[PDB]
Context: one part of a larger RNA, bound to proteins that are not shown
């Protein structure tokens, strides 16, 4: 050196972990613009003088909201108040107004289109036809008023039918509709429990209908009690899960007596408490408001309210806002003041009505049949209410006292007014919350009962957050005059750049680094 046996290093088409940057997506944490629940004080209705709800219009320019109606984001007029205004999303310039007082707020008038009880007649709501009258109209009109129904009075007419009456018109005055929950009545299940079910429960509930009032309803003993009491009604507390009721099952479930909250009695046709309406009078309260204290200097910092030092008010140190955490910056806050009008509410008179066609209660207690209430299911079953069928007495009389009799206690039915104690919120104001924060809390924090579904009735959402301030990025390059993006500029900050606070995770990229 060649040959030959043996053995290492050496790849990464992709992958895997790890990290480290990214990139999707929007959790989280902070917020609060909206909801939750309440407590006190109020109100508790609007409407034939056109209502709740809408449609259309209405602007120097408007889409859409919001106001407001052809006088149309408004007109007048009192009051307030005082310097910037010409509503908001939502900006931009205009043309303008305003210290001779404007914009704005409060009272009070004035206009106020169509459509809805809709009311002149029809209709497929927002539209389509009119008639009378009375003033005017250049010819095919304008303009104000009237032109529903029903119920009531009045008044006039007027059938068969003589008399009338029913009918029928006129004029007057009332109603009707919508809205929360609560009341009072009419009606009225079931699922479910009974471990099956029929009785019984569920339960007089939902639910459907009718009518009120700020409360309704009841309400002044033909009641209870028991050894001779109490004293109308209604609502809590007990009495008591007791006494009872009950396929004596599941279950239902009292009274009396005590305690409290409230207190109130007045008539019955010679007539009342009392309500209501309308005036006057005094008081109060609402509906705009006005004043309203006292801190600097230091240091970090983008900013000071923070830190260190030192100060003042304070019947004000509650809250909010201000470039981070303020009693002394702002707005206020304890106080104290303040209405031309207008509303409410309280009492005083006045007026009228109403209470009241009711002058002591008869087809009415009472019974015979079937129901229903009563805690109480037919039971020893009073007691009320009553469909039907009967039916007294009537104060020497009649009811009750849980079959019924008889004693004794007590009430006087078949005729009525009545306030407060209770029940609740569609709202109005004040103020709170070991109530929620954006998958929470209202279905809705946002142009939500909307998109969107569904013939309809009905169902029914998603969607907040730049910065202290737009100071929202002049210019310059790349790109198609696009998107996008790199610089510059702003800002304390720009992987705060508008898909903007933070920016988790899956989930999907590029690097390294080591394995395969």
């Nucleotide at each position: 050196g060649u040959c030959a046996a043996g053995u290492a290093a050496u790849u990464a088409a992709g992958u895997g972990c790890a990290u480290g940057u990214g990139g999707u997506g929007g959790a989280u944490g902070c917020c609060u613009u909206g909801g939750c629940a309440g407590u006190c004080a109020g109100a508790g209705g609007c409407g034939a003088u056109g209502a709740a709800a809408g449609a259309c219009g209405u602007g120097a320019u408007a889409g859409c909201c919001u106001g407001c109606g052809a006088a149309a984001a408004g007109c007048u007029c009192c009051g307030g108040g005082g310097a910037g205004g010409c509503g908001g999303c939502a900006a931009a310039u205009a043309u303008c107004c305003u210290u001779u007082g404007a914009u704005c707020c409060g009272g009070a008038g004035a206009u106020g289109u169509c459509u809805g009880a809709a009311u002149g007649g029809g209709g497929g709501a927002a539209c389509c036809c009119a008639c009378c009258u009375a003033c005017u109209u250049u010819a095919a009109g304008g303009u104000a008023g009237g032109u529903a129904u029903u119920g009531c009075a009045a008044c006039a007419u007027g059938a068969a039918u003589a008399c009338a009456u029913a009918g029928u018109g006129u004029u007057g005055c009332a109603a009707g509709g919508c809205g929360a929950a609560c009341g009072a009545g009419g009606g009225g299940a079931a699922g479910u429990g009974a471990a099956a079910c029929a009785u019984c429960u569920c339960a007089g509930u939902a639910c459907c209908c009718u009518u009120a009032g700020g409360a309704a309803a009841a309400g002044a003993a033909a009641u209870c009690a028991a050894u001779u009491g109490a004293g109308a009604u209604u609502c809590c507390c007990u009495c008591a899960g007791u006494a009872g009721c009950g396929g004596c099952g599941a279950g239902c479930g009292a009274a009396c007596g005590g305690g409290g909250a409230u207190c109130a009695g007045c008539c019955c046709a010679u007539u009342a408490a009392g309500u209501u309406a309308u005036g006057u009078g005094u008081g109060u309260u609402u509906u705009a408001g006005u004043g309203g204290a006292a801190c600097g200097c230091u240091c970090u910092g983008g900013g000071a309210a923070g830190u260190g030092c030192g100060a003042a008010c304070g019947u004000a140190g509650a809250g909010g806002g201000u470039g981070a955490u303020a009693u002394u910056c702002c707005c206020g806050u304890a106080c104290a003041c303040g209405a031309a009008a207008g509303g409410g509410c309280a009492c005083a008179c006045a007026u009228a009505a109403u209470g009241a066609u009711g002058a002591c209660g008869a087809g009415u207690a009472g019974g015979g049949c079937g129901a229903g209430g009563c805690a109480c299911g037919u039971g020893a079953a009073a007691c009320c209410u009553u469909g039907u069928c009967u039916g007294a007495a009537u104060a020497u009389g009649g009811g009750g006292g849980g079959a019924c009799c008889a004693u004794c206690c007590u009430c006087c039915a078949a005729g009525g007014c009545u306030a407060a104690a209770u029940a609740c919120u569609c709202c109005u104001g004040a103020c709170u919350g070991a109530c929620c924060g954006a998958u929470a809390g209202u279905g809705a924090a946002c142009c939500a009962g909307u998109a969107c579904c569904g013939u309809g009735a009905g169902g029914g959402a998603a969607a907040g957050g730049c910065g202290a301030a737009a100071a929202g990025a002049a210019c310059c390059c790349c790109u198609g005059u696009g998107a996008g993006g790199g610089g510059a500029g702003u800002g304390a900050a720009a992987u705060a750049g508008a898909u903007c606070c933070u920016g988790a995770a899956a989930c999907c990229g590029c690097a390294u680094g080591c394995a395969u």
Solved structure of RNA (23S ribosomal RNA, nucleotides 2 to 517) from Acinetobacter baumannii ATCC 19606 = CIP 70.34 = JCM 6841, 516 nucleotides shown. The sample was in a buffer at pH 7.5. The entry is indexed under antibiotic, tigecycline, translation, ribosome. The entry has 28 different proteins, among them 50S ribosomal protein L36, 50S ribosomal protein L34 and 50S ribosomal protein L17. It holds a match to the Rfam family "Bacterial large subunit ribosomal RNA". Gene Ontology terms of the family: structural constituent of ribosome and ribosome. Its Rfam clan is "LSU clan". The PDB entry is titled "Acinetobacter baumannii ribosome-tigecycline complex - 50S subunit". Primary citation: Nicholson et al., Structure (2020), "Structure of the 70S Ribosome from the Human Pathogen Acinetobacter baumannii in Complex with Clinically Relevant Antibiotics". Method: electron microscopy, resolution 2.5 A. The entry became public in 2020.